[PDB]
Context: one part of a larger RNA, bound to proteins that are not shown
């Protein structure tokens, strides 16, 4: 054990059970209602878009400087204020060397509450201004500069490991059942149109043949988390050669080697492989972790070797100033050439007249 | 021919005019609140639908680009079966309370199987168009008629005349110009079939017969037909016409997280008060609270560190179960493990908080 579903919630009963518990219950359930996992990443996710087996742990805005620049809050205060150092040291004090205000303008000499430009005026910048304090340090917001929120490339450079796999070079040995074919040369025969030739013996040649050991991979099937990171059964190529094979060497990374495929250089080479430069750079995708209150955008403008980037302005927000300046609607006033309409130009166009 | 003359029209790059609306500036005549600069911190610079407005395109697109609103976006609630957008609507928190809004009252599914005057009988309703059609409804036009009609029924359809022209022939009738007399109560160079072309059949006209209205155009409401695609039908479905379909006008009631009742917290503001102006906390009124990126404000929670409290083998951190507190992070009580250490308060420095990264180790 008649059932349709993001597994929750929200009600209600059944049943159980009573140590922050006899009610606001706790565990369990029946039956209705009601319901489109999370994240990123979007104009827009239940999406059949990415991520994720689980659960635990490790995981991502940090530090640095005596840097800039602001808010907060301390010490002084027209002035603050030390650095390296020196002594002391279960502490701190000394140290004025510097720096930071003190007056600004200019290109600049230089001039100075004025200055520059200029021949003087008109002007900018400036001081007074109708007032305005600034420095030391702290925490904090943000800028620089560094790896600079965390991971992530492909690649580039240096030095140096690799020819026990592969490509080939050298010195030095090994190895090819058995079977066919049957050249030169050489012995005898036959034949002379300017002819090499023909025919018997015999002989034993070859990047000849048929085929096995060894080399090779043709084709098709099995294999395809494999008996193997490349075979395995048939079937095929080669098989006295430009043959195969050991064994010692040689020869390397814009380097070698290649009967040449950019092949092969120790299972992925259009520049091996380690290790370092090195947290290379990443306008690029992923990832960013307690909680509540507050107010709240933008995808628009122009400019970019710029278009999925970034300046800068508009937008958001906190802080300090102002103090109705803001809105919205009326009321005055001036500004418009669109809706229509119209056919006065312009360009078209429907029937007629009239006239060259 | 051009120009000119009357009648006539079209135009984004024509204008003799020329709105509605915008926009500038004064006021504030009258409501309400926002601005404006100084200076920190940003993000954001892919938009998307409709609706008007254009342009591109096929007056094609869930199309492209622009102006406008308005909502999504970054928006949850009711509705629209489902549905970012489209109606109603902007959710500070508690209720087993009331009224609304779009939409809506037959059962699934909350609310009248409501009134009333009609409409359609096609399931129209529950998705097209030219084009068609004595479908019913409702108004106007014209027309025929007590001189007898429309229909129905008998019966004539007439000589000239095969009209003329073409024709191989056309003599009503394959094509090209007229439409005229005769006779009558009436009779048309005539309408379809016909025939190679005659002849044939029958209408437009009239009399008789009844015996009365009928007969043509259009407007319009609500149907009908025209209506053919692939896996299984169906307005969301049951099922509606003895309306649950429709047009009108009228009430009652149901529906949201909008309004509002009661409690109750947060921002802001003023007012009132303590202390030492300003500031924090306290109350009362009024306000106000959707929300990505971001701006700001208040705090939880973890280690180490100063100091102060103080626990603790009659058991300490960590592990476990828990119906209790507190606005959230979170925090006690009890009790069950454990066997050597810690909690609590201020302060002060960080390797301080995970679910995501095909993230790392582990384990199953």
């Nucleotide at each position: 054990a008649c059932a349709a579903g993001c597994a929750g919630u929200c009600a209600u009963g059944g049943c159980a059970c009573c140590u922050u518990a006899u009610g606001c219950g706790u565990g369990u359930u029946a039956u209705g209602g009601c319901g489109u996992g999370c994240c990123u990443a979007u104009u827009g996710a239940a999406g059949c878009a990415u991520g994720a087996g689980c659960c635990g742990g490790c995981g991502a805005c940090u530090u640095a400087g005596a840097c800039c620049u602001g808010a907060c809050g301390u010490g002084c205060g027209a002035g603050c204020u030390u650095a390296a150092g020196u002594u002391g040291a279960a502490a701190a004090a000394c140290g004025g060397a510097g720096g930071c205000g003190g007056a600004g303008c200019g290109a600049a000499a230089g001039c100075g509450a004025g200055u520059c430009c200029g021949a003087a005026u008109a002007g900018g910048g400036c001081g007074g201004c109708a007032u305005u304090a600034g420095u030391a340090c702290g925490u904090c917001g943000g800028g620089c500069u560094a790896g600079a929120c965390u991971c992530g490339a492909a690649a580039c450079c240096a030095g140096g490991u690799g020819a026990g796999c592969u490509a080939a070079g050298c010195a030095u040995g090994a190895c090819c059942a058995g079977g066919u074919u049957g050249a030169a040369a050489c012995c005898c025969c036959c034949g002379u149109g300017a002819c090499a030739g023909g025919g018997g013996g015999c002989g034993g040649a070859g990047g000849a043949c048929c085929g096995a050991a060894c080399c090779g991979g043709u084709g098709c099937c099995u294999g395809c988390u494999g008996a193997a990171a490349c075979a395995g059964u048939c079937u095929c190529g080669g098989a006295u050669g430009a043959g195969u094979u050991g064994u010692g060497u040689u020869u390397a990374g814009g380097a070698g080697u290649g009967a040449a495929a950019a092949g092969c250089u120790a299972a992925c080479c259009g520049a091996a492989c380690c290790u370092g430069g090195a947290g290379a750079u990443a306008g690029c995708u992923a990832g960013u972790u307690c909680u509540c209150c507050c107010c709240g955008a933008a995808a628009u403008g122009u400019a970019u070797u710029g278009a999925g980037g970034u300046a800068c302005a508009g937008c958001c927000u906190c802080g300090g100033a102002u103090g109705u300046u803001g809105a919205c609607c009326a009321u005055g006033u001036c500004c418009u050439g669109u809706a229509g309409a119209g056919c006065a130009c312009u360009c078209a166009c429907a029937a007629g007249g009239c006239u060259a | 021919a051009a120009a000119c003359c009357u009648u006539a029209u079209g135009a984004a790059a024509c204008u003799c005019c020329g709105a509605a609306g915008g926009g500038g500036c004064a006021c504030g005549c009258g409501u309400u609140u926002a601005g404006u600069c100084c200076g920190g911190g940003a993000g954001u610079g892919a938009g998307g639908c409709u609706g008007c407005g254009a342009g591109a395109g096929c007056u094609a697109a869930c199309u492209u680009c622009c102006g406008u609103a308005g909502c999504c976006g970054a928006g949850a609630g009711g509705g629209a079966a489902a549905c970012a957008a489209c109606c109603c609507a902007g959710a500070c928190c508690a209720u087993c309370a009331g009224c609304u809004a779009a939409g809506g009252u037959c059962c699934c599914u909350a609310a009248a199987u409501g009134a009333u005057c009609g409409c359609u009988c096609a399931g129209u309703g529950g998705u097209u168009a030219a084009g068609g059609a004595u479908g019913u409804g409702u108004c106007g036009u014209c027309g025929c008629a007590u001189a007898g009609a429309c229909a129905g029924c008998c019966a004539g359809g007439a000589g000239g005349u095969u009209g003329g022209c073409u024709u191989a022939g056309a003599a009503g009738c394959a094509g090209c110009c007229a439409c005229c007399c005769u006779u009558c109560a009436a009779a048309g160079a005539g309408u379809g079939c016909g025939u190679a072309a005659u002849a044939g059949c029958u209408c437009a006209c009239u009399g008789g017969u009844c015996g009365a209205g009928u007969g043509a155009c259009g407007a319009u409401g609500c149907g009908c037909c025209g209506a053919a695609a692939a896996u299984g039908a169906u307005c969301g479905g049951g099922g509606c016409u003895c309306a649950a379909g429709u047009g009108a006008u009228c009430u009652a009631c149901c529906g949201a997280a909008g309004c509002u009742a009661u409690g109750g917290a947060u921002u802001c503001a003023a007012c009132u008060c303590g202390c030492g102006a300003a500031g924090c906390g306290a109350g009362u009124u009024g306000u106000c609270u959707g929300g990505u990126a971001g701006g700001g404000g208040a705090g939880c929670g973890u280690u180490c560190a100063g100091u102060c409290c103080g626990c603790g083998g009659a058991g300490a951190a960590g592990c476990c179960a828990u119906a209790c507190c507190g606005g959230a992070a979170g925090g006690a009580g009890u009790g069950g493990u454990g066997g050597a250490g810690c909690c609590g308060a201020c302060u002060g420095a960080a390797g301080u908080g995970c679910g995501g990264a095909u993230g790392c180790c582990g384990g199953c």

Method: X-ray crystallography, resolution 2.9 angstrom. The entry became public in 2015. The RNA (23S ribosomal RNA, nucleotides 526 to 1261) from Deinococcus radiodurans has 720 modelled nucleotides. An Rfam search finds the family "Bacterial large subunit ribosomal RNA" in it. The family is grouped with related families in Rfam's "LSU clan". The organism belongs to Deinococcus, within Bacteria. Among the 28 different proteins in the entry, which are not shown, are 50S ribosomal protein L21, 50S ribosomal protein L13 and 50S ribosomal protein L16. Entry title: Crystal structure of the 50S ribosomal subunit from Deinococcus radiodurans.